[PDB]
An RNA structure (allo-tRNAUTu1) with a sequence from a metagenome, in which 90 nucleotides are resolved. Rfam match: Selenocysteine transfer RNA. Entry title: allo-tRNAUTu1 in the A, P, and E sites of the E. coli ribosome.

RNA sequence: GGAGGGGAACUUCUAUCUGGUGAUAGACGGGAACUCUAAAUUCCUUGAAAUGCCUCGCCGCAUUGGGUUCGAUUCCCUUCCCCUCCGCCA
Numbered sequence: 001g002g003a004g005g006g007g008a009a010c011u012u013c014u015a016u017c018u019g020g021u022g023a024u025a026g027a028c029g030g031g032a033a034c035u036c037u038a039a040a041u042u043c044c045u046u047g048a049a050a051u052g053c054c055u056c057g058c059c060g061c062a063u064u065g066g067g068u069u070c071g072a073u074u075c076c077c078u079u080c081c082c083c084u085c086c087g088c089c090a
Base pairs, nucleotide, nucleotide: 001086002085004083005082006081007080008079009078012027013026014025015024016023017022020070028047029045030044031043032042033041049064050063051062052061053060065077066076067075
C1' cells in the first nucleotide's frame, strides 16, 4: 500500500439488545450506617458535559461531524484512534 473488524465525533464507565428521545445487568462516584478509626460489609442514589431560550440559571425544554427518516444510541457516509494479516519472485 490493499482488505476486513472494534471503538468516537453528547448521554459516569464496561458489556448486551433496540429506529420511539434509550433500556437491561455489573463496576465506579456521591451520601448515610457500622467500627476506637480506616478497609471490608450494609443501605440509599437515573451521576461527566459543551451551549442556547424565557427564566436566576432552582429548574422546564431544545441543539452536539454530515445525510436518510415524522424522529438516529441503533442505519449509511466523511474523518480520528486502535488491532490483525499481507507487502512476495527478482